This is an experimental structure of RNA from Rotavirus A, with 35 nucleotides shown. Keywords: RNA-dependent RNA polymerase, capsid shell protein, transcription, in situ structure, rotavirus, transcriptional factors, reovirus, VIRUS, viral protein-rna-transferase complex. The depositors describe the entry as "In situ structure of Rotavirus RNA-dependent RNA polymerase at transcript-elongated state". Lineage of the source: Viruses > Orthornavirae > Duplornaviricota > Reovirales > Rotavirus alphagastroenteritidis. The sample was in a buffer at pH 7.4. Released in 2019, the model rests on electron microscopy data to a resolution of 3.6 A.

Context: bound to proteins that are not shown
């Protein structure tokens, strides 16, 4: 003299809201 | 002999011969 990139997992059950 | 629709945030829980 050099230290990577990219924003809405799924079911049920509970509340709170339409 | 057995009835409780959709949605939207939130939590809890669960996947295996």
């Nucleotide at each position: 003299u050099a230290u990577a990139u990219a924003u809405a997992u799924a079911u049920a059950u509970a509340u709170a809201u339409a």